[PDB]
Context: one part of a larger RNA, bound to proteins that are not shown
RNA sequence: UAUGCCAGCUGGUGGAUUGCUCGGCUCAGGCGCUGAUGAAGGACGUGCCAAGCUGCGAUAAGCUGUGGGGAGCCGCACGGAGGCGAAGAACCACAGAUUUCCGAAUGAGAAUCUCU
RNA sequence: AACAAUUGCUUCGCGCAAUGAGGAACCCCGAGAACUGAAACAUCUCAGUAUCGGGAGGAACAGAAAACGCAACGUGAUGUCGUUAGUAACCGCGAGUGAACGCGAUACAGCCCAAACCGAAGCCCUCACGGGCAAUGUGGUGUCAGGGCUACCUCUCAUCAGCCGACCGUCUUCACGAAGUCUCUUGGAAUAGAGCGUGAUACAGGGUGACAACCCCGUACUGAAGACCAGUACGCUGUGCGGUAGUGCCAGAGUAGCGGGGGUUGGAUAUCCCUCGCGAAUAACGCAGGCAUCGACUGCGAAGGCUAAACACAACCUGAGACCGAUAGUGAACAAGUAGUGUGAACGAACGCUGCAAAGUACCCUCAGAAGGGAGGCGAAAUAGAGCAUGAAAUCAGUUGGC
Repeated sequence: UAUGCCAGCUGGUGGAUUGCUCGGCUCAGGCGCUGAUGAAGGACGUGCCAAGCUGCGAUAAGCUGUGGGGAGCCGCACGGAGGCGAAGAACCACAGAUUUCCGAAUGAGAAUCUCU
Repeated sequence: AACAAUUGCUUCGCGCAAUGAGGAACCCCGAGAACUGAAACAUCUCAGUAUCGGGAGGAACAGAAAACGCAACGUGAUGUCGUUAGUAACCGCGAGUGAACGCGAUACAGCCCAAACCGAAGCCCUCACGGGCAAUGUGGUGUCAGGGCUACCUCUCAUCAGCCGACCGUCUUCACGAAGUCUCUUGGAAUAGAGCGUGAUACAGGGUGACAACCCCGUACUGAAGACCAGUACGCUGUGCGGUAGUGCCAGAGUAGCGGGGGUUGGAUAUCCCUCGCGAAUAACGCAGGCAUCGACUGCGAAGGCUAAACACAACCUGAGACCGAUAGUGAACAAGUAGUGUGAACGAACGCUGCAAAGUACCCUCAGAAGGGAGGCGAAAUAGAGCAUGAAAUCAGUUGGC
C1' cells in the first nucleotide's frame, strides 16, 4: 500500500422523531319505529367530456311550491368548452312531483331476466 | 290479467281489510351447550351463560291481592333504585349458590267483564235505499266501598264514555350582537417586542401569512321556530256517589287439592313449572298466614280482562373529555369492509403533511425523447419541486483522520 477495520464529513436510502389533526374511543342529554300506498337491502342506469365516491331514477348530481338566503353558481374535484343567475340562481327548511329491475316480493317462472 | 299464500268481514266478487320483511341494541315467550371451577371427577359449577326457534314496542314485561304476616288497634296494585344481606335458605353441607317481608326513595291510578235481575230496548256496512249480525243473547244492570231482587232514606260531582286542550320545561335550529386592524423595530408575512388606545351581562372555541376580547365567524344579553312533554294537565258535557232492613237469587272446574315421574328454584316437608293418574265445595263456601290433621284467630276471594307514570337500549340528533394522536386510536383519518384471499360459510390490509400565495418552473442547450440532465426562472426557503414539514438508526456511495 491493494482486499480491509474504526470514527467522522458530503450525499443517498429509510421513515423514526417533534410539531399538526378532516379520524377514533368513552361519557352525557335528547329522541326513537319502518313495510303490500311495495320497506330495508341489492342490481342497473344517470353528467358535455365521467373511472371511483356522493346524489339522483328514463322528469335520473335533478322537477314544482312556500319561507329563508343572496350575487354569485354548475357535489367530492383547483380541467377544457359551454351554461345558469336581478324573470332573484346557488344554498337551507318544510311540503310535493318523478321514483327503472331484483328485493317480504304477492299472476307464473328466473343467478336482477322472461312468459300470458 | 293476477292481494301469491293464510285469514276475518262479506254485496260470497279479492268487493272491503289483515298477515308476511326490516331495524344498533334493549324487551317478551320458547329450545338450551361445553371448555371451565371443584386443583381428578359423576351430583354440583361454568349457566339458564353461548348459540338456536318465535314475537312486540319506542320502550317492553308487570299491575289493582284467594297479598303481606316488623302477628298488628299493622301495611295496602306494579316496576325500578338504595338497603335489608352474602342475611335466611341450598349444597359430594365440598367448591360454591343465594332470596324475600320490611325500610328509604322514584313515580303514582285506578278500572272492565262473566252471572244474578231485565230480554231485542243492540251492533256493523251504506250518502240513502238496502244488506249483514244477533234468543247458542246484541244491548241495559253489575263487579268486595260485593252485586241483584223487594221496601224505604238521601243524594249525585265517585266512576265510566266523550268534547276541549295548554303554560312551563327540555333538546335542536335560528335572528340580533360591543370594542384598534394605530406608531416604531424585526420579519416573506405581525396575532411578536416596545409605545398608545378601546369593549366587556361578551377574557368560551375557531379562522386569519407567528402568541388576537377589540381583523373575520362566534361568545354574553335578548328574542324567534320546530320537536318532545302531550291529545297529557286543567276545564266541560253526560251519567249518577252512597245508606238501612229483608232475601241460602248470582259470583269463572279437570280448576282447588292429592298421589306417581321429571325439571327448576334460596325455597329447605315450606319455590315455580311440565307430564301421568285421581279429584271438591258453592259465600251458611273457599284459599292463605314457610311440616301434616282438627279447632280458633287474622288476612284474602283463585280458576275472566284492561291499565298512564317512574326503569332498559343507543339506531338517530347534539354536547362533553387529566382518553389516543397515523405501527396509536375503530378493521377503517386515505379507494375501507376498499385492494385482495377462499367453491362457500367467511377472511381482510397498507397508504395522513409543497407553499403565504401555484407564484406547480418560461426561454436556451443536450438527448431517440412531454424522459432525464445542464443553465435559468419563482419563493424567506426548492436539501419546500409533487408520497414535496421535520428527516433518526440499520445501511450505501464518495471522501477525511487513525491502523
The RNA (23S RIBOSOMAL RNA, nucleotides 10 to 530) from Haloarcula marismortui has 519 modelled nucleotides. The source organism's lineage runs through Archaea, Methanobacteriota, Halobacteriales, Haloarculaceae and Haloarcula. Rfam match: Archaeal large subunit ribosomal RNA. Gene Ontology terms of the family: structural constituent of ribosome and ribosome. Rfam 15.1 lists 2,955 matches to the family in 1,139 species. Released in 2008, the model rests on X-ray crystallography data to a resolution of 2.75 A. It comes from the structure "Co-cystal of large Ribosomal Subunit mutant G2616A with CC-Puromycin". The 2008 paper behind the entry is "Mutations outside the anisomycin-binding site can make ribosomes drug-resistant". Crystallisation conditions: PEG6000, KCL, NH4CL, MGCl2, pH 5.80, sitting drop, temperature 292K.